[PDB]
An RNA structure (Vibrio vulnificus strain 93U204 chromosome II, adenine riboswitch aptamer domain) with a sequence from Vibrio vulnificus, in which 65 nucleotides are resolved.
Crystals were grown from: 40 mM sodium cacodylate, pH 6.5, 80 mM potassium chloride, 100 mM magnesium chloride, 12 mM spermine tetrahydrochloride, 65% v/v (+/-)-2-methyl-2,4-pentanediol.
It was solved by X-ray crystallography to 2.3 angstrom.
It comes from the structure "Two apo structures of the adenine riboswitch aptamer domain determined using an X-ray free electron laser".
Stagno et al. published it in Nature in 2017: "Structures of riboswitch RNA reaction states by mix-and-inject XFEL serial crystallography".
NCBI's taxonomy places the organism under Bacteria, Pseudomonadati, Gammaproteobacteria, Vibrionales, Vibrio.
The entry is indexed under adenine riboswitch, purine riboswitch, apo, ligand-free, RNA, gene regulation, X-ray free electron laser.
Rfam match: Purine riboswitch aptamer. Rfam's curators write: Riboswitches are metabolite binding domains within certain messenger RNAs that serve as precision sensors for their corresponding targets. Allosteric rearrangement of mRNA structure is mediated by ligand binding, and this results in modulation of gene expression. A class of riboswitches that selectively recognises guanine and becomes saturated at concentrations as low as 5 nM. In Bacillus subtilis, this mRNA motif is located on at least five separate transcriptional units that together encode 17 genes that are mostly involved in purine transport and purine nucleotide biosynthesis. It has also been shown that some members of this family are specific for adenine instead. Hence this family are termed purine riboswitches. Rfam links the family to the GO term purine nucleobase biosynthetic process. Clan: Purine riboswitches.
RNA sequence: GGGAAGAUAUAAUCCUAAUGAUAUGGUUUGGGAGUUUCUACCAAGAGCCUUAAACUCUUGAUUAU
Numbered sequence: 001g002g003g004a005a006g007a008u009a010u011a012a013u014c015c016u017a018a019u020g021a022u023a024u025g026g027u028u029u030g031g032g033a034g035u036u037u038c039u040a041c042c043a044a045g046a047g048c049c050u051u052a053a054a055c056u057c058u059u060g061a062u063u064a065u
Base pairs, nucleotide, nucleotide: 007065008064009063013033014032015031016030017029018028025049026048034041035040037061042060043059044058045057046056047055
């Protein structure tokens, strides 16, 4: 130096406003914070919600020690 299993880098994250739907749904955006990812912040699955306005959890990537 190359390779594999594990860990860490505040958690492929958080806050906030608008928007939109309702168990066959859970959308669509803006703004702010944070930094391995700075034109980024995704996807899937499971749950949950008895019709309301709101979601919850798990899994999976890149880079660097």